[PDB]
Context: one part of a larger RNA
Molecule: Env38-Golld RNA, nucleotides 3 to 224
Organism: uncultured Caudovirales phage
RNA sequence: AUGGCCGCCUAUGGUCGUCAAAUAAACUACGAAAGUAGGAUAAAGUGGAAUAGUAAGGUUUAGCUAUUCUGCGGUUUCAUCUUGUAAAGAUGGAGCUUGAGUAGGCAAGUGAGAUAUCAAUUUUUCUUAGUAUGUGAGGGUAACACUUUAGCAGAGGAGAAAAGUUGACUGGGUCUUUGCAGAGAUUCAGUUGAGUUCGGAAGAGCAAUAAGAAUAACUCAU
Repeated sequence: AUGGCCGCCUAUGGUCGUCAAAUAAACUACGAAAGUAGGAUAAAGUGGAAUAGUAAGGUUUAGCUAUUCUGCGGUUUCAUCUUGUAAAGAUGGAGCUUGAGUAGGCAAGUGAGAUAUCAAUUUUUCUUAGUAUGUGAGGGUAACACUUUAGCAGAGGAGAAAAGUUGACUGGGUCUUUGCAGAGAUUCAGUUGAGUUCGGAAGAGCAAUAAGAAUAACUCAU
C1' cells in the first nucleotide's frame, strides 16, 4: 500500500490484520502470603446509595462533575460437581461495565402538526311561483243570489345550494427530570347522550368503535 471497525459516501486520523479495538481478571515465574516482574484476550446497559468539589458573600437546598460501592444484566475466567468423555449444563468466586472525532453531505424513514371526506342535523337562500290559497274594491247576470276580477297580502310540503353546529367534555394519577407551569403521550374514573332494543306512547334497557383515511410530490424537526 491493501483490508476490518467508527450508521452511509468522501476527505482526514483513529484503531486493529482477514476469528481484524484496547485494558482488567485470567495465565506464567517466584513468594507462606501480601505482592513483585512479565502478560494475551471479552462486552448492552439500566438503576440505586455514599462521599469530594462546585458556581456563591456566608448559610439552606437542588443540580453539575469526579470517585467508590452495589442489585440485576452482559461478558470473560478460575474452582468444583454431575451428565458424558469431549457436547455442554449446574453451583459458587473474581474482573470490567468501557473506545472510534472533525468537517460537508445523506430521512419516500419516523414524530408532532396541518388539509380531506363521510353520517347526522339546524339556520339562511333559491327553485316548484308571485303557484295553491286568503283578503278581495269594481263589474256582469239576476231580482232582491251567484258569479268570484283587478289589486293587496302570499304558502307549507317536496327539490337544491351555501353557511354552520355536532361526531365527545371534565377530573385524578402517572411519563417526558431539573423545579415549576404549559403542552402532548398513556391510564383510570365520571359526566353528557346520537344511536339502537322493547314500547301508540311516557317511560325503560344497552350506550362514546358517536364514522374517518392518506401524504415522496404540504409545514417543521429529527